Context: bound to proteins that are not shown
RNA sequence: GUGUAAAAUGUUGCUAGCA
RNA sequence: UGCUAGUAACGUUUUACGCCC
Numbered sequence: 001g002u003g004u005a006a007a008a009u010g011u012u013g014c015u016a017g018c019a
Numbered sequence: 020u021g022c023u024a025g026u027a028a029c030g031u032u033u034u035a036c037g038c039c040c
Base pairs, nucleotide, nucleotide: 003036004035005034006033007032008031010029011028012027014025015024016023017022018021019020
C1' cells in the first nucleotide's frame, strides 16, 4: 500500500405540492 | 407532458480525526 464525520458537484429511484 | 423542494444511496474534490511502513 488506509477507515470515520463535515462541506461543493452531478447522478439513481422515490417523495409533498403546482399548469 | 413539465415543474417547485427534499429524501435514501452513489462517486468525485477538500478538511481534520485515528492507523502502518
This is an experimental structure of RNA (SL7modUUC) from Drosophila melanogaster, with 40 nucleotides shown.
It comes from the structure "Cryo-EM structure of MLE in complex with ADP:AlF4 and SL7modUUC RNA".
Lineage of the source: Eukaryota > Opisthokonta > Pterygota > Drosophilinae > Sophophora.
Released in 2023, the model rests on cryo-electron microscopy data to a resolution of 4.04 angstroms.
The entry also models tetrafluoroaluminate ions.
The work is reported in "Structural basis of RNA-induced autoregulation of the DExH-type RNA helicase maleless" (Jagtap et al., Mol.Cell, 2023).